Released in 2000, the model rests on solution NMR data. RNASE P RNA RIBOZYME, P4 DOMAIN: 27 nucleotides with solved positions. The 2000 paper behind the entry is "Solution structure and metal-ion binding of the P4 element from bacterial RNase P RNA".
RNA sequence: GGAAGUCCGGUCUUCGGACCGGCUUCC
Numbered sequence: 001g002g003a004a005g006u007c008c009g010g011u012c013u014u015c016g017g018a019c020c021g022g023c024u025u026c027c
Base pairs, nucleotide, nucleotide: 002026003025004024005023007022008021009020010019011018
Other pairs, nucleotide, nucleotide, family: 012017cWW013016tWS015016cSS
C1' cells in the first nucleotide's frame, strides 16, 4: 500500500479491471 481467488449472482466489459458481499493470502 496495491493485487488475487479457491467460490455464487449483478451491470461496464474493446480488456482488463472494476462496482456489491463474506472469508484469507502475496511485498

On the sample the depositors note: synthesized from DNA oligonucleotide template by T7 RNA polymerase.